[PDB]
Context: one part of a larger RNA, bound to proteins that are not shown
Molecule: Bacterial large subunit ribosomal RNA, nucleotides 1 to 525
Organism: Thermus thermophilus
């Protein structure tokens, strides 16, 4: 050199698995917001002169959105303002501007149809009359411009009519008329929740409330209304749960007046003309140390007081306006950085400019401003209005009222010793020596003056507009930062999303290659294109190529 036995050991990956690069998907972080939130100030009404909301239109081309109404992205005027405009929006295709355009503020105009909708219909945005008056040949048709609803008040003769006014909306707030349950009583029925939630109807920038027939122990205080105390007091209460006051203290704003009746004078209906009796109106009067009325007497005066109404004015709102003080180099794509040497500052608040800027830009401090509408609680002026003592006399002092009794509701009061305040039924007065009230009731002391009405401000809200913030930063924050109350979903009533970010600057990538496109490769722009626009950062889950260890 092989051959036979034995023995013994490595590659091997259909496929997976771990780990490592890169991608892909996906939209998470982060940094951004002119969105939202909250208080706090400011400001608050709109409608038949047709609101709120809407419908159909409306551009030289126009889906929609803003605007606008057949005069239609807009017409007139004043007044701001200074170079650029014909919205959002470029682009064909035309115009306009210092003879002052566009734009902003105020005033007017014009405002197609619905809509309280109101000439009548009606299934909103359609139909379909009557008068008058106009247009087309217009008698028939039609179009335009005007007028036509109900209700109520007032004249007016009821006549017919003529005026005036009301309707309907509106985030909360507010008053009134009506009024639940779940729930808690560890069960439930009174009792709680609660005069809540809702519903109705009424006011308005507010609403209510209001000027002692209160209060309640003080010889006391003086309208209402909000706040803080009183006080978790005093009572209430299946004395359970739990409900829960006032006076009086401190405060905020501050006002106070009309009226009825007596009484007088009128006009005017009625009638049994009547020193009639009613009714309109005008004088007179308005209050609790009671007041007025009348009648006497007194002395009865320039008056003082004076608006909540009128008027003027400042001031404020609805557009603007002026407004200090830096260059240089330097790295950089970009200076505002970093450097040198400055300056201003009643301004170093705070947003921008390619990053980091008191002096680039916009602002800030501090000043200035309205022809026109609004406002005007502040000055100023009128105007209504508003005032005496004494005596006498018994006129008047707000009726189905007070009063009592039956049912009830408000208060802390749940029936209680239950008063006070309302009041549905029933009876039913007095007018100052008359009523009511001080918790049953009687007396005795007191306090107030019912049965008519207005009345600023202190107070509630937040559609609206401004200023802030140990408020949120696109699963936050309003449902909505975006064309959202939209798509969508329901027959409806109603429910209700998702959706933000290239870059300093579009410089949005001519051209050439594959490709039918869509994609992609170069090229080109950029500081950067895993910024290229299903674009900033681009986690995770999930998918994949590739590469190490391994089965």
């Nucleotide at each position: 050199g092989g051959u036979c036995a034995a023995g013994a050991u490595g590659g091997u990956a259909a496929g997976g698995g771990c780990c490592c690069a890169c991608g892909g998907u996906g939209g998470a972080u982060g940094c951004c917001u002119c969105g939202g939130c909250a208080c706090c100030c400011g400001a608050g009404c709109c409608g038949a002169u047709g609101a709120a909301g809407g419908a159909c239109g409306u551009g030289g081309c126009u889906a929609c959105c803003u605007g606008c109404g057949a005069u239609a992205a807009g017409c007139c005027a004043g007044g701001g303002g200074g170079a650029g405009c014909c919205g959002g929006u470029a682009g064909c295709g035309g115009g306009c501007g210092u003879g002052g355009a566009u734009c902003c503020c105020u005033g007017g105009a014009u405002g197609u149809c619905c809509g309280a909708a109101u000439g009548g219909g009606g299934g909103a945005a359609c139909c379909c009359g009557g008068c008058c008056g106009g247009c087309g040949g217009g008698a028939a048709c039609g179009c335009c411009g005007g007028u036509c609803a109900c209700c109520g008040c007032g004249c007016u003769u009821u006549u017919u009519g003529c005026g005036c006014g009301g309707g309907g909306g509106g985030a909360a707030c507010c008053u009134g008329g009506g009024g639940a349950a779940c729930u808690g009583a560890a069960a439930c029925a009174u009792c709680u929740c609660a005069g809540u939630a809702c519903c109705c109807a009424g006011a308005g920038g507010a609403g209510a409330g209001g000027a002692a027939a209160g209060a309640g122990a003080a010889a006391u205080c003086g309208a209402c209304u909000c706040c803080c105390u009183g006080a978790g007091u005093a009572g209430c209460g299946g004395c359970g749960a739990g409900c829960g006051a006032a006076a009086g203290g401190g405060g905020a704003c501050c006002a106070g007046c009309c009226u009825a009746a007596a009484c007088c004078g009128u006009c005017c209906g009625g009638c049994u003309u009547g020193u009639c009796c009613g009714g309109g109106c005008g004088g007179g009067g308005u209050c609790g140390u009671g007041g007025g009325g009348c009648c006497c007497u007194c002395g009865g005066a320039c008056a003082c007081c004076g608006a909540a109404u009128c008027c003027c004015c400042a001031g404020c709102c609805u557009a603007g306006c002026c407004g200090a003080a830096g260059c240089u180099g330097u790295u950089g794509g970009g200076a505002a950085g970093c450097a040198g040497c400055g300056c201003c500052a009643g301004a170093g608040a705070g947003g921008g400019u390619g990053a980091a800027a008191g002096c680039c830009c916009c602002g800030u401090a501090g000043g200035c401003g309205a022809a026109a509408g609004g406002u005007g609680g502040g000055g100023g002026g009128a105007u209504a209005g508003g005032u005496g003592a004494g005596g006498g006399u018994a006129c008047c002092c707000g009726a189905g009222u007070a009063c009592c009794c039956c049912g009830u509701g408000g208060u802390u009061c749940g029936u209680g010793g239950a008063g006070c305040c309302a009041u549905g039924g029933g009876g039913g007065a007095a007018u100052c020596u008359g009523g009511g009230c001080g918790g049953a009731c009687c007396a005795c002391c007191g306090c107030c003056u019912a049965a008519g009405g207005c009345u600023a401000a202190g107070u509630a809200c937040u559609c609206c507009g401004g200023g802030u913030g140990a408020c949120c930063g696109a699963u936050a924050g309003c449902g909505c930062a975006c064309c959202a109350g939209u798509a969508c979903c329901g027959u409806g009533a109603g429910g209700g999303a998702a959706a933000g970010g290239u870059g300093a600057a579009a410089a949005g990538a001519a051209c050439c290659c594959c490709g039918g496109g869509a994609g992609g490769g170069g090229a080109g722009u950029g500081a950067a294109a895993u910024a290229g626009a299903g674009c900033c950062u681009g986690a995770a889950a999930c998918c994949g190529u590739g590469g190490g260890c391994u089965u």